[PDB]
Entry title: Yeast RQC complex in state with the RING domain of Ltn1 in the IN position. 25S rRNA, nucleotides 1443 to 2360 from Saccharomyces cerevisiae: 774 nucleotides with solved positions. It holds a match to the Rfam family "Eukaryotic large subunit ribosomal RNA". The entry is indexed under ribosome-associated quality control, NEMF, Listerin, CAT tailing, TRANSLATION. Method: electron microscopy, resolution 2.4 angstroms. The entry became public in 2023. The reconstruction used 124,605 particles.

Context: one part of a larger RNA, bound to proteins that are not shown
RNA sequence: GGUAGUAGCAAAUAUUCAAAUGAGAACUUUGAAGACUGAAGUGGGGAAAGGUUCCACGUCAACAGCAGUUGGACGUGGGUUAGUCGAUCCUAAGAGAUGGGGAAGCUCCGUUUCAAAGGCCUGAUUUUAUGCAGGCCACCAUCGAAAGGGAAUCCGGUUAAGAUUCCGGAACCUGGAUAUGGAUUCUUCACGGUAACGUAACUGAAUGUGGAGACGUCGGCGCGAGCCCUGGGAGGAGUUAUCUUUUCUUCUUAACAGCUUAUCACCCCGGAAUUGGUUUAUCCGGAGAUGGGGUCUUAUGGCUGGAAGAGGCCAGCACCUUUGCUGGCUCCGGUGCGCUUGUGACGGCCCGUGAAAAUCCACAGGAAGGAAUAGUUUUCAUGCCAGGUCGUACUGAUAACCGCAGCAGGUCUCCAAGGUGAACAGCCUCUAGUUGAUAGAAUAAUGUAGAUAAGGGAAGUCGGCAAAAUAGAUCCGUAACUUCGGGAUAAGGAUUGGCUCUAAGGGUCGGGU
RNA sequence: ACGAUCAACUUAGAACUGGUACGGACAAGGGGAAUCUGACUGUCUAAUUAAAACAUAGCAUUGCGAUGGUCAGAAAGUGAUGUUGACGCAAUGUGAUUUCUGCCCAGUGCUCUGAAUGUCAAAGUGAAGAAAUUCAACCAAGCGCGGGUAAACGGCGGGAGU
RNA sequence: ACUCUCUUAAGGUAGCCAAAUGCCUCGUCAUCUAAUUAGUGACGCGCAUGAAUGGAUUAACGAGAUUCCCACUGUCCCUAUCUACUAUCUAGCGAAACC
Numbered sequence: 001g002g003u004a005g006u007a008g009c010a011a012a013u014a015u016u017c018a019a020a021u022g023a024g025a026a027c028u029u030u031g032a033a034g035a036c037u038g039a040a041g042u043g044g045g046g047a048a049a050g051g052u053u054c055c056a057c058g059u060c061a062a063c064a065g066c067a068g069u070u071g072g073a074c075g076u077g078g079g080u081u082a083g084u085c086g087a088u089c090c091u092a093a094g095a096g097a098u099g100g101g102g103a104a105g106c107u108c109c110g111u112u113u114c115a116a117a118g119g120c121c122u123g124a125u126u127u128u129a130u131g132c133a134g135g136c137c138a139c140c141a142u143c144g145a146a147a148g149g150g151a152a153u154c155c156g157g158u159u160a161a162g163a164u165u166c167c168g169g170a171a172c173c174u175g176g177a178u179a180u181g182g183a184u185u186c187u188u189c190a191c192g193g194u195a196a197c198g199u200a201a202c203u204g205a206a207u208g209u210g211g212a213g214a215c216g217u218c219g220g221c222g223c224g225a226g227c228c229c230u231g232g233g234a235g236g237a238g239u240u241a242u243c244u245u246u247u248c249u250u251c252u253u254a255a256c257a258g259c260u261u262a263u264c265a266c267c268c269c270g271g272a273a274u275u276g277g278u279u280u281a282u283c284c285g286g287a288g289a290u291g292g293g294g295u296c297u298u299a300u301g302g303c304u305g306g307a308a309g310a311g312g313c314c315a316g317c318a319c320c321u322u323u324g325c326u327g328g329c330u331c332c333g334g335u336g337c338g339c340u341u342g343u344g345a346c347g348g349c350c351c352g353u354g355a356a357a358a359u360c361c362a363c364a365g366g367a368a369g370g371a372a373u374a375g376u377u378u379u380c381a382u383g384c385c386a387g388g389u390c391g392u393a394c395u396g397a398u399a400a401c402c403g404c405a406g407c408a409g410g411u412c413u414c415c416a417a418g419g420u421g422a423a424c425a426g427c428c429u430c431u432a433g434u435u436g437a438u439a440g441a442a443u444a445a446u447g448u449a450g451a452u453a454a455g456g457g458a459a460g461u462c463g464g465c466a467a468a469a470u471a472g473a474u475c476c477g478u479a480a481c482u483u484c485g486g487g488a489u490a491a492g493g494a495u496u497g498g499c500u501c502u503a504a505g506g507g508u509c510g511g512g513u
Numbered sequence: 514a515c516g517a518u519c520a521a522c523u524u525a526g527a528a529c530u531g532g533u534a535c536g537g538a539c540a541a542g543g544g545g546a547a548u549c550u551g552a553c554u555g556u557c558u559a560a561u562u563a564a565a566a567c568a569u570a571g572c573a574u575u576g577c578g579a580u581g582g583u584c585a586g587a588a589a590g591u592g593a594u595g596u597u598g599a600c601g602c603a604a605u606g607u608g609a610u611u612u613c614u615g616c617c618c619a620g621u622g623c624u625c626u627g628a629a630u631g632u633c634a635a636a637g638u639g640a641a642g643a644a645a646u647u648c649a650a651c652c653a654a655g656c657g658c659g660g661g662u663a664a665a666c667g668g669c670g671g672g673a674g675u
Numbered sequence: 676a677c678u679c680u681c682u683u684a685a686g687g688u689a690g691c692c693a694a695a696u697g698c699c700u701c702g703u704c705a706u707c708u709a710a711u712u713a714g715u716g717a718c719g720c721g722c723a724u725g726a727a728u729g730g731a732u733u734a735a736c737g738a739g740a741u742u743c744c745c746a747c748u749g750u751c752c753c754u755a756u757c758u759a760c761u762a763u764c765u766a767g768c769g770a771a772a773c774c
Stems, first nucleotide, its partner, number of pairs: 001774002008768002015033006034435004043415004049395002054078005063071002083172002085391003089149002094143002100109003118137002121135001153170005173387004179382003182377004189369001190199003203368001207364006216349004221344007228336001229334004233251006252310001256305005265295005275285003311330008350354001401410002417429004438766004447760007455752002459750001464747001472496005481486001483609001497530002500527006506519005531535001543745007550737002555567002571607007582594004611731003615669003620666002622662004627658001631656002638649004670681005690724001691721001702718005
């Protein structure tokens, strides 16, 4: 080349009308309508991976298996801001030098070993440098987690594209400087309470000890936060032939700080059988219950500051215009086997009892230093300075990753509205997001997928293959056999709508001495 | 004895009503009588086989007291079990429960603390030789002889009478 | 069944069976059906069952294998009809196997 303008471009419910732009519009944009994903999303974020795909402007030769004015394409630029988010630090399973020992050797073993394996604070001296005065200690490299451990930041606003990183406000931690106030002392190193213990402070070296870091899974119960539901009120919008004091929507409060707030636990008084207290769940009490009175942990909640000045919802004045400006309102409740999540006290299970280190704190000890005309204290308050390096955009998937690709495949995780309903089932809707997958016209055969059939009921077939039948819930009833636990929803029957009612199932306040 | 106030969806019952419909869509077990086989839950042939195969608890056997058993390494002053110690570690078989697991140690293995010249290397010893060398005796383990052992591998026959 | 004898290491014990293990074999009898090389229950000179090569039994369990019954149905008598998407025609795009 023929095949051949042929096979084909048919999964994921779906598109339509008008206008704008343009040479050209089924496919771009805008508006209008109709739909879908249906919160275990076609939504909002991230991990691995990719590497600029993010955003703007220009632009259509190639790519987007039709098209193209569009694009994850092409050309030119813009864009990633940290003391508090990560890495960095620690150790895990493990990896791996040194001292050594093998091996012809490339190299192998081993990780505290047959090693003379180092640094730590006070100072002393003020030729002074840092030796000599001292004294203490024996781990014994280092690497190994962007989900383990871990110092510390939140709110509002802002861009074409960045934000816990920028701006405004308000904080916190670490490291280092340091002064003032407060505290304490002539009984030098605080007072109070019977006690649990309290406070603004209220010396403490070597050495030792203890705590935190630091821990399974399941079940029920209690509490909190957010969401859901709902009442009144103050605004805005919708429907209104009729009806609807109606339908929808706004009414918010961060980190941090002060006061206060708790189950458990503990202390004092007291001394209990006629046993009492008490959980949904049965444990506790002369090793001191019930009771009365207190102490503490501050998860969490309340009030106040932060903070109404913010944000939100409206109204009016505006106006070449930067575009603003000025007024209001932002309030008070209720409910629960609700949903998600955090947490507390428990209980069940194990021949399973469910990491380590860095790091921080306390206690014991009493070394040393210390006051009286003066100090000593910076774990109390306030005040000063600094916080380096690297990452930071975007996708995270029926087009940004891997599958030769814009492949119905594969790929870890967080948030999760209303109804029906047992239910993060199925079905419908709200917020949000898409409307992408070549289209037009007809409706032959044979297909693929979905269905229905009179009478018969497995005669079909290797074989009831495939399809049909049954199905939720309530009540009745339930065989053989058995390892006594089951079989069991055995088998087999009946009921189920709507409307009007009835009955039962509670909380909190109230009772002479 | 009660009175006031407030707020829940749960169950049971009764009329009335309708083209006898009512878990009205969605959602949602077919059941029984037996046989073979594997106890069950679990696992595997990614891309033709999910099973009666594998695993399992249960049962049983074997080895081993650390100078050890089993296994690693080219070697090592090297390792795993072992941060271990027979209620443990290692190696096998069978495969829940119930009920049992008979006979055979001749063979093949495995195992003895028995008995001791048959087989019998190197080194060493003796003789001959001038020496190379040759020849003998002695001679370790293992074979060979003698036992044990079948929840070790395995095996489980014929001819007559009545 | 039992006994004796030969042989051997010892002669298949308890159980189980035309079993997923039986050639002959579609074994024989009964049952199931109108009719059964299928199924089940028995029988056992078992080609070639058999005791941790584990034997027999067994509740519950099984996307395991097999037989029968009820219900159910287009599996069938015996086919018919309907929907969507294809196939068909058009515009655009446009391969391959093979020769």